[PDB]
Context: bound to proteins that are not shown
C1' cells in the first nucleotide's frame, strides 16, 4: 500500500 | 458520516 474484521466512541 | 485503537492477509 490495498484488502478482511474487532472493540469503542461520538 | 466519521474518530482513536487492535489483529490477520497477499
Nucleotide at each position: 500500500c490495498u484488502c478482511g474484521a474487532u472493540a469503542a466512541c461520538c | 458520516g466519521g474518530u482513536u485503537a487492535u489483529c490477520g492477509a497477499g
The RNA has 20 modelled nucleotides.
The entry also contains F21M12.9 protein, not shown here.
The depositors describe the entry as "Structure of Arabidopsis HYL1 and its molecular implications for miRNA processing".
Primary citation: Yang et al., Structure (2010), "Structure of arabidopsis HYPONASTIC LEAVES1 and its molecular implications for miRNA processing".
Method: X-ray crystallography, resolution 3.2 A. The entry became public in 2010.